Solved structure of RNA (SR4_chain_5) from Leishmania major strain Friedlin, 121 nucleotides shown. Lineage of the source: Eukaryota > Discoba > Metakinetoplastina > Trypanosomatida > Leishmania major. Method: cryo-EM, resolution 2.25 A. The entry became public in 2025. The reconstruction used 150,124 particles. Among the 76 different proteins in the entry, which are not shown, are Ubiquitin-60S ribosomal protein L40, Putative 40S ribosomal protein S10 and Putative 60S ribosomal protein L39. Entry title: CRYO-EM STRUCTURE OF LEISHMANIA MAJOR 80S RIBOSOME WITH A/P/E-SITE TRNA AND MRNA : LM32CS1C1 M2 OE MUTANT.
Context: bound to proteins that are not shown
RNA backbone atom coordinates (compact mmCIF):
# COMPACT_ATOMS: atom_id res chain seq x y z
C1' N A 1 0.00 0.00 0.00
C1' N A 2 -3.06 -1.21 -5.71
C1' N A 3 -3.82 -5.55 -7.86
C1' N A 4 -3.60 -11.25 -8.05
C1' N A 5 -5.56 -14.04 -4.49
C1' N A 6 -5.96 -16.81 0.40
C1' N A 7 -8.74 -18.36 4.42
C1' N A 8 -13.67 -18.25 7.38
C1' N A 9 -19.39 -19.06 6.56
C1' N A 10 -22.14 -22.85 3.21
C1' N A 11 -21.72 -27.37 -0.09
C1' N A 12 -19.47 -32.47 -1.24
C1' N A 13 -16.68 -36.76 1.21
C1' N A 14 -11.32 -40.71 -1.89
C1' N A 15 -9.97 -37.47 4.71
C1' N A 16 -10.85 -37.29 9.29
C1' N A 17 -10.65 -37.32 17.21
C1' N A 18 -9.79 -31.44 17.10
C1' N A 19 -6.67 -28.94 13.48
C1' N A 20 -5.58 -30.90 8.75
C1' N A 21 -7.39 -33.14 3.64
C1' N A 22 -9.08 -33.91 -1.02
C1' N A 23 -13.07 -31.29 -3.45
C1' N A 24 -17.23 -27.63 -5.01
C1' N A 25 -17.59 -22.31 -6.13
C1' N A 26 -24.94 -21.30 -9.90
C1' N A 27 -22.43 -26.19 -10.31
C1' N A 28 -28.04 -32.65 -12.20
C1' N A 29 -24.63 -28.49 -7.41
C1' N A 30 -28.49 -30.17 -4.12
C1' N A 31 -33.57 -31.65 -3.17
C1' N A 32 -38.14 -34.67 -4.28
C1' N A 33 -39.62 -38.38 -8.30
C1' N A 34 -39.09 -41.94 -11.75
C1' N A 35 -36.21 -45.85 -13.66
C1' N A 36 -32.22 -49.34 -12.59
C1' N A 37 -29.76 -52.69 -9.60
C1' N A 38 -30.51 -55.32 -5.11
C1' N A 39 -33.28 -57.28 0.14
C1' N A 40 -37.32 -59.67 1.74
C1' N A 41 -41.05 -63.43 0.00
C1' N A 42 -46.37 -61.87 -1.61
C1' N A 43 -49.00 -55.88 1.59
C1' N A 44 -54.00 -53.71 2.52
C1' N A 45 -58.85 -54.90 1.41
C1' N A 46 -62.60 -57.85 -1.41
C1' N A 47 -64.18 -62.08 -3.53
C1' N A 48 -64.97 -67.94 -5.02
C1' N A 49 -69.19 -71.02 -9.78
C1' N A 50 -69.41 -64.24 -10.87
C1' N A 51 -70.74 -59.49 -10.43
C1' N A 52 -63.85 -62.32 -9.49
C1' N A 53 -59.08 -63.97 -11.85
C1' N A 54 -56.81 -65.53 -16.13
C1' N A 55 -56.14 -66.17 -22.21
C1' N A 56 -58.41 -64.70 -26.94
C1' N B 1 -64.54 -67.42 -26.70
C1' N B 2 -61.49 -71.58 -23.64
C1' N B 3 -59.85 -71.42 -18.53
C1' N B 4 -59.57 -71.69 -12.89
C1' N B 5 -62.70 -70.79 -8.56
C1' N B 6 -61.25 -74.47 -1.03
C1' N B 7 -61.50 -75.51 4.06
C1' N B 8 -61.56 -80.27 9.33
C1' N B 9 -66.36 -78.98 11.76
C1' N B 10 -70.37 -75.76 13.82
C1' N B 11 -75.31 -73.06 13.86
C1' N B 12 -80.13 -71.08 12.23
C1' N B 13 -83.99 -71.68 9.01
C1' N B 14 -89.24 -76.14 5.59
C1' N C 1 -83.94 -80.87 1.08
C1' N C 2 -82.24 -76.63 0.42
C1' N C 3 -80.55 -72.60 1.06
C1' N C 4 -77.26 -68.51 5.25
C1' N C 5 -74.22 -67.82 8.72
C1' N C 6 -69.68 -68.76 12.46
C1' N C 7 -64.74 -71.32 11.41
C1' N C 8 -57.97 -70.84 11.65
C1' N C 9 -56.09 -72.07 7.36
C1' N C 10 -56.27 -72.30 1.83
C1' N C 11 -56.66 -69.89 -3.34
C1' N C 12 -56.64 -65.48 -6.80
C1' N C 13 -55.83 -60.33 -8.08
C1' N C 14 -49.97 -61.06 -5.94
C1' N C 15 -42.62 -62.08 -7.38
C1' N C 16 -47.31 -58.61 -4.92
C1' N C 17 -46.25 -54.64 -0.85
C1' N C 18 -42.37 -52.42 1.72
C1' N C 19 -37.11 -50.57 1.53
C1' N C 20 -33.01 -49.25 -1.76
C1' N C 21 -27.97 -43.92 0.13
C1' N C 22 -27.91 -42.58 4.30
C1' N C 23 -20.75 -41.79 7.21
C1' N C 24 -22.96 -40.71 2.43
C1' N C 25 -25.29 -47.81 -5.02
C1' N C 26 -26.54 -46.67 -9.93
C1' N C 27 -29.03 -43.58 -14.90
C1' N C 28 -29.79 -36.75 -17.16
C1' N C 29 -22.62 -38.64 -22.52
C1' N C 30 -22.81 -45.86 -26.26
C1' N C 31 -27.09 -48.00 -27.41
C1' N C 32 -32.89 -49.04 -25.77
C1' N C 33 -41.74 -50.69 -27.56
C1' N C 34 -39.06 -46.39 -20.35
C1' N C 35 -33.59 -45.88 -20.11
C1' N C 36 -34.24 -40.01 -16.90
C1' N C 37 -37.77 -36.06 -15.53
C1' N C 38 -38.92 -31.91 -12.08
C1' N C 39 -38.19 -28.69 -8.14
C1' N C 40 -34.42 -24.88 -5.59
C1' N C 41 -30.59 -20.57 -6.25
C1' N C 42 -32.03 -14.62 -8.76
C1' N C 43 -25.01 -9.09 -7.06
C1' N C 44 -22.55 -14.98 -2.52
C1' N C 45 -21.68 -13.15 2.33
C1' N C 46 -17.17 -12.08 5.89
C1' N C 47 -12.41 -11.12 7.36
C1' N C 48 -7.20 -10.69 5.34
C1' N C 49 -3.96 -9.23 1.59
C1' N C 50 -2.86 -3.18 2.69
C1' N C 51 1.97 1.11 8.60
RNA sequence: UUACGUCCCUCUCCAAACGAGAGAACAUGCAUGGGCUGGCAUGAGCGGCAUGCUUC
RNA sequence: UCCGGUGGGGCUCG
RNA sequence: CGUCCCGAGGCGCUGAACCUUGAGGCCUGAAAAUUCAUGCUCAGGGACACU